Primary citation: Zhang et al., Nature (2024), "Pro-CRISPR PcrIIC1-associated Cas9 system for enhanced bacterial immunity". Shown are 103 nucleotides from a PDB entry: RNA (sgRNA effector-2) with a sequence from a Chryseobacterium. The entry also contains CbCas9 effector-1 and PcrIIC1, not shown here. It comes from the structure "Structure of CbCas9-PcrIIC1 complex bound to 62-bp DNA substrate (non-targeting complex)". The sample was in a buffer at pH 7.5. Released in 2024, the model rests on cryo-EM data to a resolution of 3.07 angstroms. NCBI's taxonomy places the organism under Bacteria, Pseudomonadati, Flavobacteriia, Flavobacteriales, Weeksellaceae.
Context: bound to proteins that are not shown
C1' cells in the first nucleotide's frame, strides 16, 4: 500500500387498535315525577 | 312554564384479562416467508457426502482439527 465492512443471528420491554370487565364521567332521546 | 330522571345511544377516562401489530400465505419442524438484488419466466437468489480427533454444556446442542 490496499482492503473491513458488510450481511446476518438469540432476545427483552412498552405503546396502538379493539374485545370483555369493574368505577365513575359528558352529550342526546319517550316521559317517569314536581308545581 | 321550570327542574329531578330511569332506560338506552355516541364519546371516554384509571386498572385488569386476552386479540392483532406491515396485507396475506405455508407448515406441524420446537421451521417460517412478508420493506434486499436480479427481471417476465408472476421466475429465482439459499444448503450440499462421509470418519475421528477433540474443548464445552447434567442435558438439548454448540465450537474446531486432522483424512478422501
Nucleotide at each position: 500500500u490496499c482492503g473491513u465492512a458488510a450481511c446476518a443471528g438469540c432476545c427483552g420491554a412498552g405503546g396502538u387498535u379493539g374485545u370483555g370487565a369493574a368505577u365513575u364521567g359528558c352529550u342526546u332521546u319517550c316521559a317517569a315525577a314536581a308545581a | 312554564u321550570u327542574u329531578u330522571g330511569a332506560a338506552a345511544a355516541g364519546c371516554a377516562a384509571u386498572u385488569c384479562a386476552c386479540a392483532a401489530u406491515a396485507a396475506g400465505g405455508a407448515u406441524u419442524a420446537u421451521u417460517c416467508c412478508g420493506u434486499u438484488g436480479u427481471g417476465a419466466a408472476a421466475a429465482c437468489a439459499u444448503u450440499c457426502a462421509a470418519g475421528g480427533c477433540g474443548g464445552g454444556g447434567c442435558a438439548a446442542c454448540u465450537c474446531g482439527c486432522c483424512u478422501u